[PDB]
Solved structure of RNA (P-site ASL SufA6) from Escherichia coli, 18 nucleotides shown. Method: X-ray crystallography, resolution 3.34 A. The entry became public in 2018. Crystallisation conditions: 5% PEG 20k, 5% PEG 550 MME, 100 mM TRIS-ACETATE, 200 mM KSCN, 10 mM MAGNESIUM CHLORIDE. The 2018 paper behind the entry is "Mechanism of tRNA-mediated +1 ribosomal frameshifting". The entry also models magnesium and zinc ions. The PDB entry is titled "The 70S P-site ASL SufA6 complex". The entry is indexed under Frameshift, Ribosome, Suppressor mutants, tRNAs, Translation.
RNA sequence: CUUCGUUCGGGGACGAAG
Numbered sequence: 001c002u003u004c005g006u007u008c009g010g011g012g013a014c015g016a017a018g
Stems, first nucleotide, its partner, number of pairs: 001018005
C1' cells in the first nucleotide's frame, strides 16, 4: 500500500497473506 477477514454497516481500528 493493495487483497481477504472481523462488524448489520462504516472506522487512516484489530487478526492474516502479498